[PDB]
Context: bound to proteins that are not shown
C1' cells in the first nucleotide's frame, strides 16, 4: 500500500419524523503600526483541587 | 484557616556560556580616581537605586472587509468563558460515496486450532 468487511464521517434517499445517544452551536469567519485589563525573575522557581495532622 | 503532609488536574510567555530587547542610551546617591582658579560642563572604575526607547502571553472590546438564517432562543453569575439548565443544526439502525485505528498475511505430519480417543467397572 490494492480489493473486500468492520470502523468513524460524508454528500446524502431514509427507520423514528417521539422520548432519546453522539460531536458541533449560545454570539460566523480571518484580519488592524486599534484600545482597555491582567502578567513577566524565582528554594529551578506554578496555581487549583481532594484526604490528613493542628484548629 | 495561615502551615505542614499525601493523592491529583492544568501549566500560555521568558531563562543555562542563564532571560521579556541575539538591540543598547541616560540620570540620581554614595566611594575611589583622573585634570584642575572657582561652580557648572567633565575623565572612569565601582556599589546601590531610577528614568527612557522598545518586546511577549492572555483576556474581553472595539474597527474592516467577507460571510450568513443559524436556535446566534431564554434565564443563573464570576475577576474571565455554552461557567450552568433549557435549546437546536447533523442526526443515533440501513444502500451509495471518502479515509483509516483495524482482521495480521491463509502451518491437517511433536509444546496450544483437525484430537491418545473411545468405553468399562468397583468404592463413598
Nucleotide at each position: 500500500a490494492a480489493g473486500c468487511a468492520g470502523c468513524u464521517u460524508u454528500a446524502c434517499a431514509g427507520a423514528u419524523c417521539a422520548a432519546u445517544g453522539g460531536c458541533g452551536g449560545a454570539g460566523g469567519g480571518a484580519g488592524g503600526u486599534c484600545a482597555a485589563c491582567a502578567u513577566c525573575a524565582a528554594g529551578a522557581a506554578c496555581u487549583g483541587u481532594g484526604g490528613g495532622c493542628c484548629u | 484557616u495561615u502551615g505542614c503532609c499525601u493523592a491529583u488536574a492544568g501549566a500560555a510567555c521568558u531563562u543555562a556560556u542563564a532571560a521579556c530587547g541575539a538591540a543598547c542610551a541616560u540620570g540620581g546617591u554614595u566611594c575611589u580616581u583622573g585634570c584642575c582658579u572657582u561652580u557648572u560642563a567633565c575623565c572612569a572604575g565601582a556599589a546601590c537605586c531610577a528614568u527612557c526607547c522598545g518586546g511577549g502571553u492572555g483576556u474581553u472590546g472595539u474597527c474592516u472587509c467577507c460571510a450568513u438564517a443559524g436556535a446566534a432562543a431564554c434565564a443563573g453569575g464570576u475577576a474571565a468563558a455554552g461557567c450552568u439548565g433549557u435549546c437546536c443544526g447533523u442526526u443515533a439502525c440501513u444502500g451509495u460515496g471518502g479515509g483509516c485505528u483495524u482482521g495480521c498475511c491463509a502451518u491437517a505430519u511433536u509444546u496450544u486450532u483437525u484430537g491418545g480417543a473411545a468405553c468399562u467397572u468397583u468404592u463413598c
The PDB entry is titled "Cryo-EM structure of the activated spliceosome (Bact complex) at an atomic resolution of 2.5 angstrom". This is an experimental structure of RNA (U5 snRNA) from Saccharomyces cerevisiae, with 179 nucleotides shown. The entry also models magnesium, calcium and zinc ions. The structure was determined by cryo-electron microscopy at 2.5 A resolution and released in 2021. The work is reported in "Mechanism of spliceosome remodeling by the ATPase/helicase Prp2 and its coactivator Spp2" (Bai et al., Science, 2021). An Rfam search finds the family "U5 spliceosomal RNA" in it. Gene Ontology terms of the family: U5 snRNP and spliceosomal tri-snRNP complex assembly. About the family: U5 RNA is a component of both types of known spliceosome. The precise function of this molecule is unknown, though it is known that the 5' loop is required for splice site selection and p220 binding, and that both the 3' stem-loop and the Sm site are important for Sm protein binding and cap methylation. The literature on the family includes a 1997 paper in Nucleic Acids Res by Zwieb, "The uRNA database". Among the 43 different proteins in the entry, which are not shown, are PRP8 isoform 1, CWC22 isoform 1 and HSH155 isoform 1. Taxonomically the source falls in Saccharomyces (Eukaryota, Opisthokonta, Saccharomycotina, Saccharomycetes). The sample was in a buffer at pH 7.9.